This is an experimental structure of RNA, together with DNA, with 311 nucleotides shown. Entry title: Pol II-DSIF-SPT6-PAF1c-TFIIS complex with rewrapped nucleosome. Released in 2022, the model rests on electron microscopy data to a resolution of 3 angstroms. The entry has 25 different proteins, among them RPB11, RNA polymerase-associated protein CTR9 homolog and RPB10.
[PDB]
Context: bound to proteins that are not shown
RNA sequence: GUGUUUUCCCCUUGGC
DNA sequence: CTCAATTGGTCGTAGACAGCTCTAGCACCGCTTAAACGCACGTACGCGCTGTCCCCTTCGAAAAAACCGCCAAGGGGAAAACACCCAAGACACCAGGCACGAGACAGAAAAAAACAACGAAAACGGCCACCACCCAGACACACCAAACACAAGAC
DNA sequence: GTCTTGTGTTTGGTGTGTCTGGGTGGTGGCCGTTTTCGTTGTTTTTTTCTGTCTCGTGCCTGGTGTCTTGGGTGT
DNA sequence: TTTTTCGAAGGGGACAGCGCGTACGTGCGTTTAAGCGGTGCTAGAGCTGTCTACGACCAATTGAG
Numbered sequence: 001g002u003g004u005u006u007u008c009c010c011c012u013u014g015g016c
Numbered sequence: 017c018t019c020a021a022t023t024g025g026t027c028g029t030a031g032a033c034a035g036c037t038c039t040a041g042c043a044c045c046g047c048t049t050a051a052a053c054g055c056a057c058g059t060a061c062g063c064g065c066t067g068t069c070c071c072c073t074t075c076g077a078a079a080a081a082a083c084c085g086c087c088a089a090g091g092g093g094a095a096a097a098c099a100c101c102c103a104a105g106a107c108a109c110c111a112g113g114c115a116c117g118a119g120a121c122a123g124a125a126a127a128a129a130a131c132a133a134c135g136a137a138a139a140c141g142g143c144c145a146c147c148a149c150c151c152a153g154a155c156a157c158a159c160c161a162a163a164c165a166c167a168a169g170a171c
Numbered sequence: 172g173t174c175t176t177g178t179g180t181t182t183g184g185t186g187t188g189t190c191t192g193g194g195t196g197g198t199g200g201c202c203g204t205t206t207t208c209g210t211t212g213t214t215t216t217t218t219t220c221t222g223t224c225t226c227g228t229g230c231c232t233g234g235t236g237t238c239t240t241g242g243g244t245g246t
Numbered sequence: 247t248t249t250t251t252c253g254a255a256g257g258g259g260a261c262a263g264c265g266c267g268t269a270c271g272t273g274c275g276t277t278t279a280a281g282c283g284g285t286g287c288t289a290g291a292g293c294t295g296t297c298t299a300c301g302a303c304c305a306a307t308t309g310a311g
Base pairs, nucleotide, nucleotide: 007094008093009092011090012089013088014087015086016085017311018310019309020308021307022306023305024304025303026302027301028300029299030298031297032296033295034294035293036292038290039289040288041287042286043285044284045283046282047281048280049279050278051277052276053275054274055273056272057271058270059269060268061267062266063265064264065263066262067261068260069259070258071257072256073255075253076252077251078250079249080248098245099244101243102241103240104239105238106237107236108235109234110233111232112231113230114229115228116227117226118225119224120223121222122221123220124219125218126217127216128215129214130213131212132211133210134209135208136207137206138205139204140203141202142201143200144199145198146197147196148195149194150193151192152191153190154189155188156187157186158185159184160183161182162181163180164179165178166177168175170173171172
C1' cells in the first nucleotide's frame, strides 16, 4: 500500500 | 480531186465632202474663301525580335536509386521570425455621370432648278403583199464515244 | 499494298451530213401614231439658317476598393 | 557509381507580345487658286446638200488546199 519510469533530430568525435 | 477564189462588169448608193453655222468650248478677268500648304506635335501602330509553337528523329539529360556491421558519447537546437492577418482606416484608382465642345443633323423657310405638263414635228413602227432561202426535219452513215479489260504503276 | 494507266478493242449513239420545201423574216410601199424637243408651270430638292441633339474628351464628385499598420496569434 | 526514359536538342517556318520610335493624324494659322460667274470669242461639230467611188451581185472563170 503510494512506486518505475523518460524527448527527439542533427552534427561531430571515438571503438572493432 | 474539187468548189472557194477569182475576174470584168453593172448597179446605186455610202459616204466623200464641201459648204454652213452657231454650239460650246476656248481664253480671261476677278473676287471669294474652301481647300492647300506647311508647320507643330505626339502617340500609335510599322518597325524590330526571339519567345515558342509544329512535323520527324535519337539519345543524353535528369531522375533515382544505392552503397560495411554496430556501437559510445558528446553538444547543440527545436528559428521565431514574421506570416497572415484582424481591422480600422485613409489612402488611392475606380466609377459614372457631369457637361458641354464640336460636330452632326433635324427641322424650318426659301430659293431654285429640276422636272412635270403641255403642244408641236416627224420617223419610226405597223399592215399588207410578196418574195426565197433559210432552217427544220428526215434519213443515213460512221466515228467517236462509252465500255470493257487488262498493265503497270501513282499513290 | 493501291485501282489509273492507256492501250486495245468493241459496237452503236448520235452527231453531222445532205436532201427536200414551205414557214418564215426581209424587203418594199404605204399609213399613222408615236416619239422627241421645245415651252411653261410647280414641287421637290437643296441652302442657309436655327437649334438641339449627341457623343466624345475628359472634368468632376465621390465610390469601390486597398493596403498601412496597432496589435499579434500563429504560416 | 548504374539504370530509366523523358522529351531535351537538331533541321526548318508561323506568329507574335511587347518594346521601340518617329510617321503621319489633328490641329491651326497662313497662302493659294478652285470655284463661280460673269464675259468675250471663235472653230469646228455637226448638220445638210450635192456626186460618184465604191462594194455588193452577178456570170463566167480558175486552180489552191